Shown are 59 nucleotides from a PDB entry: RNA. Ions in the entry include sodium and magnesium. Entry title: Crystal structure of the aptamer minE-lysozyme complex. It was solved by X-ray crystallography to 2 angstrom. Crystals were grown from: 0.17M Sodium Acetate, 0.085M Tris-HCl, pH 8.5, 25.5% PEG-4000, 15% v/v glycerol, VAPOR DIFFUSION, SITTING DROP, temperature 298K. The entry also contains Lysozyme C, not shown here.
[PDB]
RNA sequence: GGGUUCAUCAGGGCUAAAGAGUGCAGAGUUACUUAGUUCACUGCAGACUUGACGAACCC
Numbered sequence: 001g002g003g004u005u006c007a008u009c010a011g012g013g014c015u016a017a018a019g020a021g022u023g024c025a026g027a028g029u030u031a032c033u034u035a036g037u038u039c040a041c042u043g044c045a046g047a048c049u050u051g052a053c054g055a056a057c058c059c
Stems, first nucleotide, its partner, number of pairs: 001059006008052005014046002023044004028039001030035001032036001
Other pairs, nucleotide, nucleotide, family: 007053cWW013047cWW018022tWW019021tHS019038tSS028040tHS029040tWS031039cWS033035cWS
C1' cells in the first nucleotide's frame, strides 16, 4: 500500500411488485401535488454504500 473481518463516527440513497407518489410510526407550517393510506414537519428501524482515525489477520 490493497483483501477479509471488527470498532467508533460522519454522510448518502434503498427498504417486494405496481404506482407520479406509499421503509415503518406519528404530524399538519397549504408548501408540493393529478391532493396524498403515497405530500412540507417529527421520531424509529434494517440491509447496504461512501468517507475518517484505527485494530486483528491475509497478500